An RNA structure with a sequence from Pseudomonas aeruginosa PAO1, in which 76 nucleotides are resolved. The entry also contains Glutamyl-tRNA(Gln) amidotransferase subunit A, Aspartyl/glutamyl-tRNA(Asn/Gln) amidotransferase subunit B, Glutamyl-tRNA(Gln) amidotransferase subunit C and Aspartate--tRNA(Asp/Asn) ligase, not shown here. An Rfam search finds the family "tRNA" in it. For this family Rfam cites "The tertiary structure of tRNA and the development of the genetic code" (Hou, Trends Biochem Sci, 1993). The family's RNA type in Rfam is transfer RNA. The work is reported in "Structure of the Pseudomonas aeruginosa transamidosome reveals unique aspects of bacterial tRNA-dependent asparagine biosynthesis" (Suzuki et al., Proc.Natl.Acad.Sci.USA, 2015). The organism belongs to Pseudomonas aeruginosa, within Bacteria. Entry title: Crystal structure of the asparagine transamidosome from Pseudomonas aeruginosa. The entry is indexed under transamidosome, aminoacyl-tRNA synthetase, GatCAB, tRNA, LIGASE-RNA complex.
Context: bound to proteins that are not shown
RNA sequence: UCCGCGAUAGCUCAGUCGGUAGAGCAAAUGACUGUUAAUCAUUGGGUCCCUGGUUCGAGUCCAGGUCGCGGAGCCA
Numbered sequence: 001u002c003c004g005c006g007a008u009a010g011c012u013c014a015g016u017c018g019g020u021a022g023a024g025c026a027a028a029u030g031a032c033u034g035u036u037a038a039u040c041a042u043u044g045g046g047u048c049c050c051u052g053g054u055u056c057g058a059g060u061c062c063a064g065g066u067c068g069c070g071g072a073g074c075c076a
Base pairs, nucleotide, nucleotide: 001072002071003070004069007066010025011024012023019056027043028042029041030040031039049065050064051063052062053061
Other pairs, nucleotide, nucleotide, family: 005068cWW006067cWW008014tWH009010cHS009023tHH013022cWS015048tWW026044cWW032038cWW054058tWH055057tHS
């Protein structure tokens, strides 16, 4: 340099041929007298990897960067 995959709440992980970041778990409040990985309802929380650009609008699209895994290339 090039190919594939990946960076998104405390943790794990999804997100179509562009319309407020959802879900499990965890947390907070409340309910329920036998659970034992309790459950259920509601609430709170997070720079969508960075910058710039596109658009009415960006997790999504464009260009240039950062980081992790493997492959390719080079090693007169």